RNA sequence: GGCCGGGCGCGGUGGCGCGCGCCUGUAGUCCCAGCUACUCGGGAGGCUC
RNA sequence: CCUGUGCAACAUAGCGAGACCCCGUCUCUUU
RNA sequence: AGGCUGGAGGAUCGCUUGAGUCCAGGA
Numbered sequence: 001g002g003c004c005g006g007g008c009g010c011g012g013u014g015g016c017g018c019g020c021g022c023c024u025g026u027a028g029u030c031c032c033a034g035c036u037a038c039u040c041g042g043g044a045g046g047c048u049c
Numbered sequence: 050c051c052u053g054u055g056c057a058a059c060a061u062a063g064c065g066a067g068a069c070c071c072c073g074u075c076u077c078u079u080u
Numbered sequence: 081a082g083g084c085u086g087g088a089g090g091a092u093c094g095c096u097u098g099a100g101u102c103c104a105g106g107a
Base pairs, nucleotide, nucleotide: 001048002047003046004045005024006023007022008021009020010019011018014038015035016034029044030043031042032041050106051105052104053103056100062096063095064094065093066092070087071086073084075082076081
C1' cells in the first nucleotide's frame, strides 16, 4: 500500500456508514456509532507485498 | 399428424463463454 | 501487487437431454 466475503429484494440519508428479509462462500473479523457537502466516520486484531 | 406465445413466491438437467471469492506455483535484480 | 491453472458455498447469454409438459385450433 492492498485483503479479511459475494448475491437479490425492501428500508434509511442530499450522500456515506447504516437497518430488515432471503441466498451462498473462504484456512482466514471483531467492536463502536459516527462523518457533516463528502463516491472521504472511528478503534482493535490477523494476512500479505 | 401439424402449428402456437409460458415454465412462479429456485424447486432444470447438461455443456460453453466464464460477473466476491477460496487453494497451489513463479517473479518483484531481467537490454 | 501481477500472471497462470483448478473449483464450485442461490444461473447473465446461447445450444440440446431417443420429438419434455398433449392446454387450444385444424366445422
Overview:
The RNA (SRP Alu domain; SRP RNA) from Canis lupus familiaris has 107 modelled nucleotides. Taxonomically the source falls in Canis lupus (Eukaryota, Dipnotetrapodomorpha, Theria, Carnivora). It comes from the structure "Structure of the signal recognition particle interacting with the elongation-arrested ribosome". Among the 6 different proteins in the entry, which are not shown, are SRP54NG, signal sequence peptide and SRP19. It was solved by electron microscopy to 12 A. The work is reported in "Structure of the signal recognition particle interacting with the elongation-arrested ribosome" (Halic et al., Nature, 2004).